[PDB]
Context: one part of a larger RNA, bound to proteins that are not shown
Molecule: 23S rRNA, nucleotides 1 to 548
Organism: Porphyromonas gingivalis
C1' cells in the first nucleotide's frame, strides 16, 4: 500500500421455485343407448376459402346448396388480418327433413408398390 | 386418338 | 336367369374353441400359480340358465 | 320333507379335499330380489305321393 | 293289401 | 301314468 | 295405446345516497322482491346491472313409448 | 296299442365336478 | 360318488 | 309296466320318469348421449396429452413416446425526440392504477453471478 481476497448490509442479474388462478384431468350417480358396413363402414390421400393453408368444417354444387318451424340485428369458423359484401323484401344462427358427397379401404371388372395401371360389353360424344 | 353417365368379385340361400 | 342375406370394422359384459410360465411348497416331481395371462371362433341388448330319470330323510 | 332357472346375505372357511403338505373349498336348510310356464315325436283317424306285391 | 315320405286332426305324460 | 282305442 | 315425452324455442320480480378507490359489486345509511338468497359474467365481493334462476307456457315435421 | 337306441349300462385310457379315481 | 368321451362293445319298454 | 337316483355293492324303503325343444323378471357392462356430484388434483400435480400431443424426436420394423399454461379492466401493445449503420439495445415522451405490468410481460425465492458501501488482510 491493498495485486486480489473474507465477512456483513444495501442493490441489480440469472433462473424459474412459492403463492394466487383455470374445464384440463380423476372417480362416480342417475335416465337412455348400445352398434356403423356392398344404398360402400371405421381409418385415410388429396383437394376445397378474396389472399399460402396449421387446425376446423366441407367434397368438383366443395367454410357450402334447398325446404319447414324458431328467431331478430348483425354476419362472413379458430390460429390478438384486413378488404369486400350478403341482410327488416328477415342474412348469419337454432330443431327437423332434404340434395350433392372425388380417390383408397372389405374394396367387389382385372391387376397393385394404399390414395395407382390395365380392360370388356351396352350406350352418348370426338 | 380421348373424356361420362351404367353394368362385369366371390360365398352360401332362392328361380 | 331374378331375390335375399354375408364378407370387414368396433368399447366392456356373453358363449365357445386352444392354453403357458414365473410364483407358493422357505429345494422339488404330485399339488399350486390357474381351468388366469394370451391367441382364435361367434352371439344380443343383455347373454347362459331354465320347468326334475331333482334334492333331502 | 320342499318342489324350473338367475342374482345377493346366510349356513360356513363348516362337510369334504390334500406329498392330509402349501392349500383348496361346497351343499341341504333358512331370509330376500324376482316370479310363468308351454310347444314337439309316437299310438290312432283322415289326404297326396311314391315304392313292393 | 302293403311299406315309406310330406302335409291335417288327434295329444302329450307320475 | 298319462295318452289311443273301445 | 294414442295421447305423451324428447330433440329449437317464449315471458320471466325486484336499488337508492354517502365514503374509499383507477374502477364498487366493498362499507355505512335508507328501499324492495322472493314457488327467484343455485351460478356465471361485469374494472374488488351483487338477490334486484347482464345472462340466468322459482315457476307458467310451448312443435310444421321426423323419431320414442 | 305308443312312451325319444349305436341310446341306458360295461371294459381300457382319459376328463370336468370343491375333491389329487 | 354324479356327469363327460377317444376306444371296444352293447338292453330293457 | 319297465328303467334310473339317493357317495363305491346287495335286498327293502322312498323319489324320480333319460336318451326332444323353446321361454320373460329379478345378473352382468360403458366406445356413446344427457343430465348431476365430489371433506379428488391444480401444471415436476391430475389421463402420456389444460398448448403444437399419440405430436416432435427416436427406431428397418413390430414398437417407445415428451417438453410446452397466466401482459393488462380495456391493446388502450409506446405518435414523436435522443445515442446507434441498424431499436442491436437503451434514455426519454405519451397509454395506462401500474411498464421494475413492453410482448421470454402475475408474483419473481434458491444455487449461481456481479457492483457499491464498513471492517479485516
Nucleotide at each position: 500500500u491493498a495485486a486480489g481476497g473474507g465477512c456483513a448490509g444495501a442493490c441489480g442479474g440469472u433462473g424459474g421455485a412459492u403463492g394466487c388462478c383455470u374445464a384440463g384431468g380423476c372417480u362416480c350417480u342417475c335416465g337412455g343407448a348400445g352398434g356403423c358396413g356392398a344404398a360402400g363402414a371405421a381409418g385415410g390421400a388429396c383437394g376445397u376459402g378474396a389472399u399460402a393453408a396449421g387446425c376446423u368444417g366441407c367434397g368438383a354444387a366443395a367454410a357450402g346448396c334447398u325446404g319447414c318451424g324458431g328467431g331478430a340485428a348483425u354476419c362472413g369458423g379458430c390460429a390478438c388480418a384486413u378488404a369486400c359484401g350478403a341482410a327488416u323484401u328477415g342474412a348469419u344462427c337454432c330443431g327437423c327433413a332434404g340434395a350433392u358427397a372425388u380417390c383408397c379401404g372389405a374394396a367387389u371388372g382385372g391387376g397393385g408398390c394404399a390414395a395407382c395401371c390395365c380392360g370388356u360389353c351396352a350406350g352418348g360424344c370426338c | 386418338c380421348c373424356u361420362g353417365a351404367c353394368a362385369c368379385a366371390u360365398g352360401a340361400a332362392u328361380u | 336367369u331374378u331375390c335375399a342375406u354375408g364378407a370387414g370394422c368396433g368399447a366392456a359384459c356373453g358363449c365357445g374353441g386352444g392354453g403357458a410360465a414365473c410364483u407358493g411348497a422357505a429345494a422339488c416331481a404330485u399339488c399350486u400359480c390357474a381351468u388366469u395371462a394370451c391367441c382364435c371362433g361367434u352371439a344380443g341388448g343383455a347373454g347362459a340358465a331354465g320347468a326334475a330319470a331333482a334334492c333331502a330323510a | 320333507g320342499u318342489g324350473a332357472u338367475u342374482c345377493c346375505c346366510u349356513c360356513a372357511g363348516u362337510a369334504g379335499u390334500g406329498g392330509c403338505g402349501a392349500g383348496c373349498g361346497a351343499a341341504c336348510g333358512g331370509g330376500g330380489a324376482u316370479u310363468a310356464g308351454c310347444c314337439c315325436a309316437a299310438a290312432c283317424c283322415g289326404g297326396c305321393u311314391u315304392u313292393g306285391u | 293289401a302293403g311299406u315309406c315320405g310330406g302335409g291335417g286332426u288327434a295329444a302329450u305324460a307320475g | 301314468c298319462u295318452u289311443c282305442g273301445a | 295405446u294414442a295421447g305423451a315425452u324428447a330433440u329449437a324455442g317464449g315471458a320471466g320480480a325486484a336499488c337508492c345516497u354517502a365514503c374509499u378507490g383507477g374502477a364498487a359489486a366493498g362499507u355505512a345509511u335508507g328501499g324492495c322482491c322472493g314457488a327467484a338468497g343455485a351460478g356465471c359474467a361485469u374494472g374488488a365481493a351483487a338477490g334486484c346491472u347482464g345472462c340466468g334462476u322459482a315457476u307458467c307456457c310451448g312443435a310444421c315435421a321426423u323419431a320414442u313409448c | 296299442c305308443c312312451u325319444g337306441a349305436g341310446u341306458a349300462g360295461c371294459g381300457c385310457g382319459g376328463g370336468a365336478c370343491a375333491c389329487g379315481a | 360318488a354324479u356327469c363327460c368321451u377317444g376306444u371296444g362293445u352293447g338292453a330293457a319298454u | 309296466g319297465g328303467c334310473g337316483g339317493g357317495g363305491c355293492c346287495c335286498a327293502u324303503c322312498c323319489c324320480g320318469u333319460a336318451a326332444g325343444g323353446c321361454u320373460a323378471a329379478a345378473u352382468a357392462c360403458u366406445c356413446c348421449c344427457g343430465a348431476g356430484a365430489g371433506a379428488c388434483c391444480g401444471a415436476u400435480a391430475g389421463u402420456g396429452a389444460a398448448c403444437c400431443a399419440g405430436u416432435a424426436c427416436c427406431g428397418u420394423g413390430a414398437g417407445g413416446g415428451a417438453a410446452a399454461g397466466g401482459u393488462g379492466a380495456a391493446a388502450a401493445g409506446a405518435a414523436c425526440c435522443u445515442c446507434g449503420a441498424a431499436c442491436a439495445g437503451a434514455g426519454g415522451a405519451g397509454u395506462g392504477c401500474a411498464a421494475u405490468a413492453g410482448a421470454c410481460c402475475c408474483u419473481g425465492a434458491a444455487c449461481c453471478c456481479g457492483u457499491c458501501u464498513g471492517c479485516c488482510u